[PDB]
């Protein structure tokens, strides 16, 4: 996450942009109940 709380994940859309770098979803995975 389907459906809900816990918790791990990215320039994936999209945004600012030296297009380098920073930001970041909707939705989708892992417990707990399935998986």
């Nucleotide at each position: 996450g389907g459906c809900g709380u816990g918790u791990a994940g990215g320039a994936u859309a999209u945004g600012c942009u030296u297009c380098g770098g920073c930001a970041g979803a909707a939705g989708g995975a892992c417990a707990c109940g399935c998986c």